[PDB]
RNA sequence: GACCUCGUGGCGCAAUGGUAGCGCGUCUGACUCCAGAUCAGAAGGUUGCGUGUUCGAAUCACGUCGGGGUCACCA
Numbered sequence: 001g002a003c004c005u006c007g008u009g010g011c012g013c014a015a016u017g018g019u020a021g022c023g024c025g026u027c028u029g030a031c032u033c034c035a036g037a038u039c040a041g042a043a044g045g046u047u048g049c050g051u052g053u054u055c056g057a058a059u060c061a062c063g064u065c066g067g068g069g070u071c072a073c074c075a
Stems, first nucleotide, its partner, number of pairs: 001071007013021001026042005048064005
Other pairs, nucleotide, nucleotide, family: 010024cWW012022cWW014020cWS015059tSS020021cHS022024cWH031037cWW053057tWH
C1' cells in the first nucleotide's frame, strides 16, 4: 500500500407491524441496627463520521476515521 472484519445505551452483546433484552451497572422507595439478598419502579446523547441508494435503514454503496486480522520465513 491492498483486502477483510468490527465499531451499541456508562461498559458486554442482539437483522423493524406487539413488550430494542439486559451478561453488568446506575438510581429511587420499601423492609434491615448498616451493607447485602429480596420486592417495587425511575433514568440514561440513538446510528464513529460524511455523502448518497429506497417509500423506510444501524442492517446497502462510496469516502473517511479508529480497533483487529491478513499478504513469495525473512531483514